[PDB]
RNA sequence: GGUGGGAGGUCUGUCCCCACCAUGGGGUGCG
RNA sequence: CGCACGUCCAAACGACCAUAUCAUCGUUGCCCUGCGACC
RNA sequence: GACGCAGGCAUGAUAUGUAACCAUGCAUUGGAAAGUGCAUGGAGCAGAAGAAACACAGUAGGAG
DNA sequence: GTGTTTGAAAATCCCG
DNA sequence: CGGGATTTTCCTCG
Numbered sequence: 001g002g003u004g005g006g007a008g009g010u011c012u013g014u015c016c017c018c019a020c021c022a023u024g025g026g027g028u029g030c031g
Numbered sequence: 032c033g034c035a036c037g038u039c040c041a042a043a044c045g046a047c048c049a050u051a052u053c054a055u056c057g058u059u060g061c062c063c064u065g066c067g068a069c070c
Numbered sequence: 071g072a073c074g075c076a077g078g079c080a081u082g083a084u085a086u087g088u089a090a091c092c093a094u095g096c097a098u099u100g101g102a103a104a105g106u107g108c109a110u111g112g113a114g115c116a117g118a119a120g121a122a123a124c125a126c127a128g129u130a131g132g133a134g
Numbered sequence: 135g136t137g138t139t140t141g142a143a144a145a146t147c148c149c150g
Numbered sequence: 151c152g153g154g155a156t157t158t159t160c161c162t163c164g
Stems, first nucleotide, its partner, number of pairs: 001021006008015001010118005024040002028035004048087006060079003064076004069071001091112009121140006141160004147154004
Other pairs, nucleotide, nucleotide, family: 002043tSS007113tWS009119cWW021042cSS047088cWW059081cWS068072cWW100103tHS121122cHS127135tWW131132cSS
């Protein structure tokens, strides 16, 4: 930076929290 | 080598840890840890 | 190259303890730090909206 | 999926 | 023990 989720009446993002993947590759531009 | 304009693939999909008790038609993959016989 | 027997890990799959916002009080663990259980109390921010229940072909079962 | 509905007023019972 | 909380009662159904 992403994925899934738990409570705030419901949906999307954010707020708090839980558990995981990435730290990769490639096609092109500039220096 | 660095910065990358935007992406595309890579994952991660109702928990995670510990505890027991089990997969079974080569299974549930490999190591074959060895043993025995066949070819 | 193929088979059987005695093995080991890792995969998977069924069970037991264990989860997810903030504040107060009690008991209990802890010399503390911090948990456990109970009573509770409070809960957004920006944009959309907010009519609910029951009955019947089904998710198949429950019995009286 | 498809269809149907949605109180108001008395008579009686019980804890600071 | 008496006002309030819970119980009843109303109406139509082949």
An RNA structure from Lawsonibacter sp., together with DNA, in which 164 nucleotides are resolved.
It comes from the structure "Structure of LaTranC complex bound to 6nt complementary DNA substrate".
The reconstruction used 3,229,410 particles.
Primary citation: Jin et al., Cell (2025), "Functional RNA splitting drove the evolutionary emergence of type V CRISPR-Cas systems from transposons".
It was solved by electron microscopy to 2.96 A.